Description:
Solved structure of RNA (slm1) from Drosophila melanogaster, 96 nucleotides shown. Released in 2025, the model rests on electron microscopy data to a resolution of 4.08 angstrom. The depositors describe the entry as "DmDcr-2/LoqsPD/slm1 in pre-dicing state". Among the 2 different proteins in the entry, which are not shown, are Isoform PD of Protein Loquacious. The reconstruction used 78,861 particles. The source organism's lineage runs through Eukaryota, Metazoa, Protostomia, Pterygota and Sophophora.
Context: bound to proteins that are not shown
RNA sequence: GUAGCAUGAUCAUCCGAAUCCUCUACAACGAUUUUUUCCCCAUUAUUGAAUAAUGGCAAAAAAUCCUUGUAGUGGAUUCGGAUGAUAAUGCUACUG
Numbered sequence: 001g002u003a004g005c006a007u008g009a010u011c012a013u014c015c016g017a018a019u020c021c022u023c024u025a026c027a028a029c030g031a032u033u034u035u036u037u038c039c040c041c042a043u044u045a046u047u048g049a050a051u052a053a054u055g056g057c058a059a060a061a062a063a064u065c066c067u068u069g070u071a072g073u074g075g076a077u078u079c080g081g082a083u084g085a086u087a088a089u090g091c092u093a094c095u096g
Stems, first nucleotide, its partner, number of pairs: 001094007012083004017078005023072006030065008040056006
Other pairs, nucleotide, nucleotide, family: 008087cWW011084cWW016079cWW022073cWW038057cWW
C1' cells in the first nucleotide's frame, strides 16, 4: 500500500424508555356556595290556656371549583436501539 473483521464518535431517518408537562373530547371524584320546604326544639315577650318574635334540625332544587381516569396528540430535557451512508481508530489475512 490492499482487503475482511471489530470499535469509537457524529449527522440523517425510524422506533423505544425515563422525567416534566401542555392541549383536546369524554367519564368519574371530592369540596364549597345559593334558593326552597317540612318537622321538631330552644330562648325570650306573660302566667295556665292562646299568641308573637327569632334562632337553631331533616328534604328537594341550582351553580362553582379542584382532583382522577380514558384515549389521542403535541412539546422540552436526558437517553437507548435499529439502519443507508460518511469519515475516524484498532486487529487479522495479501503484501509492499

The 2025 paper behind the entry is "Structural basis of endo-siRNA processing by Drosophila Dicer-2 and Loqs-PD".